[PDB]
Context: bound to proteins that are not shown
RNA sequence: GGCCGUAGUGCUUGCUCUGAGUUUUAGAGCUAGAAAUAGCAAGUUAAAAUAAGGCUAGUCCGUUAUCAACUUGAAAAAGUGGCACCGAGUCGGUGCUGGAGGAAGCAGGGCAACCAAACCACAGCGUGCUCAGUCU
DNA sequence: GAGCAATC
DNA sequence: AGACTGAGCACGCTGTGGTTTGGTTGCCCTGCTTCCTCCA
DNA sequence: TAGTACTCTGCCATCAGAGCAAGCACTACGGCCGATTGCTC
DNA sequence: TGATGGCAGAGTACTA
Numbered sequence: 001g002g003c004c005g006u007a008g009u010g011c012u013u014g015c016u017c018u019g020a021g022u023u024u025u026a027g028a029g030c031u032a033g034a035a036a037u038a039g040c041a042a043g044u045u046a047a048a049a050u051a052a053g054g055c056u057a058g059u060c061c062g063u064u065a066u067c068a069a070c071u072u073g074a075a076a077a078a079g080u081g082g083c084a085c086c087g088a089g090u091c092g093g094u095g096c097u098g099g100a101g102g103a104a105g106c107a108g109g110g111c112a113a114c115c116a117a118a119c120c121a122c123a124g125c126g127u128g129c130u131c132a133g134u135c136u
Numbered sequence: 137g138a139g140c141a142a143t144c
Numbered sequence: 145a146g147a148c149t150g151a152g153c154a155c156g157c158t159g160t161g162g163t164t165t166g167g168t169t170g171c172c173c174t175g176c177t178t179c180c181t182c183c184a
Numbered sequence: 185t186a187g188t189a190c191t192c193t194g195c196c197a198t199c200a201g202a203g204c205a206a207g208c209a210c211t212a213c214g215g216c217c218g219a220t221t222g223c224t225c
Numbered sequence: 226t227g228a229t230g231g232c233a234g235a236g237t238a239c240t241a
Base pairs, nucleotide, nucleotide: 003215004214005213006212007211008210009209010208011207012206013205014204015203016202017201018200019199020198021050022049023048024047025046026045029040030039031038032037053061054060055058069080070079071078072077082096083095084094085093086092087091097184098183099182100181101180102179103178104177105176106175107174108173109172110171111170112169113168114167115166116165117164118163119162120161121160122159123158124157125156126155127154128153129152130151131150132149133148134147135146136145137225138224139223140222141221142220143219144218185241186240187239188238189237190236191235192234193233194232195231196230197229
Other pairs, nucleotide, nucleotide, family: 033036tHS052062tHS055056cSS055057tWH056058cSS068081cWW073076tHS
């Protein structure tokens, strides 16, 4: 190094629960004033809903993902749209067929010389490392 | 003595 | 495990040789492509 | 002259929490590691 | 967790 583990962070998906919040209603407001109005009293809590709702009727499901237009389609899905050049204020313009002739460039293939590199085999050498012998 | 913590 | 010697091995360099690939240079083709008239 | 109709401008947006499981993606080490040494109770 | 679309209200103006 590989491999192996683990340790942590982040994120995604699914499920079970909690506390609030909001809305309507109940909690006898009183006094003086025709009245608006003024002065006092009171405040803490509860019920129900918490996506309208659906049929498949479950102690279930309802906010993610996907999605130009047209044709064919039940749907799943499949099909539909000339090129080149000179330009550039959201894109504008011009061009496009053959045959024949003359000239020019280009790339590829084959063949024969010369040359480089690489690999492999043997041998030698500098440096470094492992193992063995000896001393410690 | 027994344990945790390198050192590598 | 420290030092010395040795063999054996690794990286690098060098000499010889074989083979392979590649390149330039030169001669040929095949081919492809671009540029200008003269007519449908 | 009152009733629609359009323009402009400020305000407004349901919020906290707890468990469990699975997966991915990515970053940090460590590991083989024995024997010795250290220190501290 | 900021946006960006809805909403109410004020203002202005056109029409029966």